The depositors describe the entry as "2.8 Angstrom cryo-EM structure of the large ribosomal subunit from the eukaryotic parasite Leishmania". Shown are 729 nucleotides from a PDB entry: RNA (26S delta ribosomal RNA, nucleotides 606 to 1452) from Leishmania donovani. The structure was determined by cryo-EM at 2.8 A resolution and released in 2016.
Context: one part of a larger RNA, bound to proteins that are not shown
RNA sequence: GACAGUCAAGGGAACGGACUUGAAGGGCUAAGCGGGGAAAGAAGACCCUGUUGAGUUUGACUCCAGUCUGGCUCUGUGCGGCGACAUCUGAGGUGUAGUAUAGGUGGAAGCGCAAGCGCAAAUGAAAUACCACCACUCGGAA
RNA sequence: GUUGCUUCACUUAUCGAAUGAAGAGACCAAUGGGUUUAGCGUAGUCU
RNA sequence: GGCUAUGCACCGUCUAGGUUUGGGAGUAAUUUUAUGGCGG
RNA sequence: GGUGUGCUU
RNA sequence: GGGCGUGACUCGUGGGUACCCAACCGUGCUGUAAACUGAACCAACGGGAUUGCCUCGUGCAGUUCCGG
RNA sequence: GUCUUGUUUCGAGACAUCUGCCAGAUGGGGAGUUUGGCU
RNA sequence: GCGGC
RNA sequence: UAUCUGUUACACGACAACGCAGGUGUCCUAAGGCGAGCUCAGUGGGAACA
RNA sequence: AUCUCACGUAGAACACAAGCGUAAAAGCUUGCUUGAUUAACGAUUUCCAGUACGAAUCGAGACUGCGAAAGCAAGGCCAGCGAUCCUUUGCG
RNA sequence: AUGAACAAAUCAUACCAGAGGUGUCAGAAUAAUUACCACAGGGAUAACUGGCUUGUGGCGGCCAAGCG
RNA sequence: AUAGCGACGUCGCUUUUUGAUCCUUCGAUGUCGGCUCUUCCUAACCUAGCGCCGCAGAAGACGCUAAGGGUUGGAUUGUUCACCCACUGACAGGGAACGUGAGCUGGGUUUAGACCGUCGUGAGACAGGUUGGUUUUACCCUACUUAGCUGGAAAUUGCGAGAAAAAGA
Numbered sequence: 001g002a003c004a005g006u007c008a009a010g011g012g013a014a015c016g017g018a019c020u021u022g023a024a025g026g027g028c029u030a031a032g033c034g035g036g037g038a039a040a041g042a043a044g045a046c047c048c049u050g051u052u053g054a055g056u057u058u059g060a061c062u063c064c065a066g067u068c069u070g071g072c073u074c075u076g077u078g079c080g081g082c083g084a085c086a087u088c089u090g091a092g093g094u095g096u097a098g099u100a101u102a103g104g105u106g107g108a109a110g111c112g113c114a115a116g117c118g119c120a121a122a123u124g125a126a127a128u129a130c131c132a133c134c135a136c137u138c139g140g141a142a
Numbered sequence: 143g144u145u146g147c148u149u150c151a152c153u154u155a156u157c158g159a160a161u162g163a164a165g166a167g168a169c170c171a172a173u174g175g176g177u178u179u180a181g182c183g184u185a186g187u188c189u
Numbered sequence: 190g191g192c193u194a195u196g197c198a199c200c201g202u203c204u205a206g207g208u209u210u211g212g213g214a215g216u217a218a219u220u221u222u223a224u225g226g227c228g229g
Numbered sequence: 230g231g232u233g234u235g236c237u238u
Numbered sequence: 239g240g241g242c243g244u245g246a247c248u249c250g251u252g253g254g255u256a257c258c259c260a261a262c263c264g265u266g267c268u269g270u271a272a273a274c275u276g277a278a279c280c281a282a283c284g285g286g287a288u289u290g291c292c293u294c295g296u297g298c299a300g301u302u303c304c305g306g
Numbered sequence: 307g308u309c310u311u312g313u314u315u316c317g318a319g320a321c322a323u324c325u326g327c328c329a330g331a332u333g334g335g336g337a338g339u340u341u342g343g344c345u
Numbered sequence: 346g347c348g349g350c
Numbered sequence: 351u352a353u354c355u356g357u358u359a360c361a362c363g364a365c366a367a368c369g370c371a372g373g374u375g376u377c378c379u380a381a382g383g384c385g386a387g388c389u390c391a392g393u394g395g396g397a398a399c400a
Numbered sequence: 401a402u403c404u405c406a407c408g409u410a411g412a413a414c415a416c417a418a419g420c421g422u423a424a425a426a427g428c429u430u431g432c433u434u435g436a437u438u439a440a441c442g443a444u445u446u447c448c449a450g451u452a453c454g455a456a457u458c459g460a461g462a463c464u465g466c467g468a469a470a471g472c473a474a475g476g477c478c479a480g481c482g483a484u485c486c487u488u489u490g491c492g
Numbered sequence: 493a494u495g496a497a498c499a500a501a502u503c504a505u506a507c508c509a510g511a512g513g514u515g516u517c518a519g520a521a522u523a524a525u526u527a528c529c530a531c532a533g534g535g536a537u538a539a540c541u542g543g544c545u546u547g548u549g550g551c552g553g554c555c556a557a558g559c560g
Numbered sequence: 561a562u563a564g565c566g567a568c569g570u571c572g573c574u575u576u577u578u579g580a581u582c583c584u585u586c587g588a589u590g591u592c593g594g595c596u597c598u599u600c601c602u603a604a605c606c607u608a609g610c611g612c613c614g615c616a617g618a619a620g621a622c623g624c625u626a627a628g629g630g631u632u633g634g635a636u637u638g639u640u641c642a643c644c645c646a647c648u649g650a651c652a653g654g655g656a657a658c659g660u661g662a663g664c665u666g667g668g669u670u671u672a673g674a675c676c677g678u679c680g681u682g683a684g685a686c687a688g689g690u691u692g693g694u695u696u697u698a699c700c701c702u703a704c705u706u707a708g709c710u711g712g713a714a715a716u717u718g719c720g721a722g723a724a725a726a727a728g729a
Stems, first nucleotide, its partner, number of pairs: 003017001006023005026710005032704001035702003039697002047534004052530002054526004060339005066332007076152003080148003084144002087141002090138001156318005166310001168308001182196005188190001213263001234243002237240001283305007342351003352374001354372004375517001376415001377476002382433007390411001392407001397402001413422002416480001419478001437462002441459006451518001464473003486512005493505003542583001543581001545579001592667001593665003597659001598656005605630003608625004632646003636642001673691001675689002677686003
C1' cells in the first nucleotide's frame, strides 16, 4: 500500500489520475531532486454538538466531617441562701338592715347523748344545726 | 418537702500530671470509728 | 426478762521521743592533749 | 649521737 | 631462729595516763528533716532478747526485735 | 515513730475535659450533582 | 458567545 | 419560548424567517346586565359675565 | 366655557394593542340591578394528533335581574393563562 | 363512603368543586471556570482552506456650470 | 469645454478589497513573513517607436504603440505596508493556494512556565503587553534533471504490396 500514476481546458461536492474535448506518450532503466500524488503520521490537542466527562473555583444547589455553643447525661455528698409550690396554725371572714355566727356555691330533710341554731318563717348591693368539699392578703416549718 | 437558681465545703467518681506508683497523713481528742464499752435524760419497744 | 434509737457533756478507747524552747529542784567519769606546773 | 659487756631457747 | 639486762649521753632542753568541757528531769509550742563555697566518697550494722555452750560472772555458736 | 477503716503521690473535682446523646449555628475542608432553549 | 425571545 | 392584531401572505383556507410593526401575564361591583333618553369628532356662526 | 339653533356616515367613543364592528347604538347620560351566579353540562369552534389546555359558539335546567313587551343577560367579544403528585378549602 | 375482628367518638383518607403552579408558560428543584483539560463525534457548525458574492476599499468612460 | 483633470453627476469593469455565504474539508489541505528559485500578466516604472503643445536649441509638456529587457543597496519593524537614507535610466503594479516549509528559517501568531495592566468574590479572562518555548518521514509513483539500454513501419502481428528512388516512358 484501493487501483493507480502525462498534460491543458471544461464541467463537477465548484483546484481531477480516471469523466468531456484536445495535446503529448515505445519500452525498460541507474543517480538525483522535492513540484505534485489536496503523499505519510494520530478516529483534530482549535471550534461546535452531547441532556459527555474530569480538574479547579465560589456568597450555585443538596449535603457530610471539623469547630463552636448550649441542653442532657456522665454525677455522688453534705452547707447555706434566692424565689416557687401545695401540705399546716391564726382572725378559714361578723358591720348599714335580720338580736344572729356571710365571698358563700352545693350533697340532704333529721339524727341524736345533748338541744338548739334548722329542713319552712325570719335580709342587703350578703340565708344557718346530722357537714363531702374547689370558698381567702398574709403568719411558721416540713 | 420536693425543685430550680446558687456558693460553700467535701471527695469518691471523673480529670490531668508525675512516678521504677521510692517515704502519704495521723499527739490525740466532739476527730470521727462505733468505742467488745459505762451511764444520763428523750425515748421506742420483742412487749 | 432481749434491748436498742436519738441527744448531749459523759466512760476511755486511738500510741511517744516530733524537735525546740522554757520555770523550779537536780547535774558530770567520760574525747582530749602537753600545761608550762606547787613539788621533795 | 655513737658506743660497751655477763645474757638464752 | 626466737626473747635480756646494765654501764654514759647527744639534746633544744619536763613529767603520766590523767582530766575539769557544765544534759537527770516536769509542765507548755508541736511540725520526719542529723548534708560542700570553681568536679572527694557514701551500698549488707550497735545493742537487747531466744537456745544450748568452757555455764549461770566472762563467752563461742543459730536466732528475734530495736533504731539507723 | 506506733498505728492507718485507707486512694501510689499530688492537682482539679461533681466542674470539667470530654463518656454518650440530640440541637442550633458555622462549615469549598470535603462530597454529589448541575450550570435551559434559540441562533 | 453576549445580546435578546 | 406562552400568547394578541395588522403585515408578511400571493382575492377560500393554510403559509416561514434574532421577519416587520405594535400588545400581553392586566384593569373594572362598574368599565358587568338591562331599559330608556340622547347623538359623537368636528365645525359654521351667536350671549351680563364671555 | 355654556346655553343657541345649522350642517354634520363616525373624521370621536367603546379599560388597553391594533383590526373589524356600532348612529333613534354596541358610544353618551340616567335608571333599576348582580346573569360576573348555580350551570345535570349537552354539543361544537378554533390549536389540533382532530389530544389536552385557554378562549369562544349553540344549547338545556333552575334561579334571576333589567324591560310595557318582544326580547336581552350565564361578564366587560375576540390576548390576559396552568397537568400528575402535594398542600388547601368547600362538599353532605 | 372507608379505616377491613367488631362498636363509639376524634383523626386520616375517599368521591366531588375549586384554590396555592409550574413564564423553560403540554409543567427537572440549579452557578462558574479549564491555555492542564479528556472523550464521543460533527464540515449538520466557526477559525482555516477552496470557491462565490463586485457592493466596500481602491481603477478606469463618454458629457463638463465652467474649472483650466 | 479638457495640457490635465475638477462642479453636478452618472454610467461599465475591477481584486493584493471590506465583509458575508456556509457549498468542500473536523478518522488533519500545518499557521503570516521572509530566504531561495521559476513563471506569468500590462492597467508601461525604465529603456524602445513616432506622435503632439504658447515642442526656437536646451529642456520639459502631453499623449499612443510595445511585456521585449530592466526595476537596486541599506537603517528602524516579525512584518505585509510605511518611512526615510543613498545609488540608479527608473527603482511600476499584479497573479501563480494572500506562488513557494516531506525546501530553509522560526522573528509574529505560541498552547503548558512566568510577570504586568484592566476585569473577576474566586478558579481564572483579555482577539492587551512581556519573556522562555516541538518544525518528523521520500527508500514509492509521476514532474524535472541528467545517465544508459533495447525494441521497433498493420508502430513488435498478415506474406499488407505506397521510396521527396530510378530511368525509360
Description: Ions in the entry include magnesium. It holds a match to the Rfam family "Eukaryotic large subunit ribosomal RNA". A reference for the family is Yusupov et al. (2001), "Crystal structure of the ribosome at 5.5 A resolution", Science. Its Rfam clan is "LSU clan". Rfam links the family to the GO terms ribosome and structural constituent of ribosome. Shalev-Benami et al. published it in Cell Rep in 2016: "2.8- angstrom Cryo-EM Structure of the Large Ribosomal Subunit from the Eukaryotic Parasite Leishmania".